[PDB]
An RNA structure (TRNA), in which 17 nucleotides are resolved. It comes from the structure "STABILIZATION OF THE ANTICODON STEM-LOOP OF TRNALYS,3 BY AN A+C BASE PAIR AND BY PSEUDOURIDINE, NMR, 1 STRUCTURE". The 1999 paper behind the entry is "Stabilization of the anticodon stem-loop of tRNALys,3 by an A+-C base-pair and by pseudouridine". It was solved by solution-state NMR.

RNA sequence: UCAGACUUUUAAUCUGA
Numbered sequence: 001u002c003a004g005a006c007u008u009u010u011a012a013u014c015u016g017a
Base pairs, nucleotide, nucleotide: 001017002016003015004014005013007011
C1' cells in the first nucleotide's frame, strides 16, 4: 500500500502479498 474472511457488528478479530 492492496486483497479476502469473520463476528465479540458504525466496528472488533483473523489471513495473504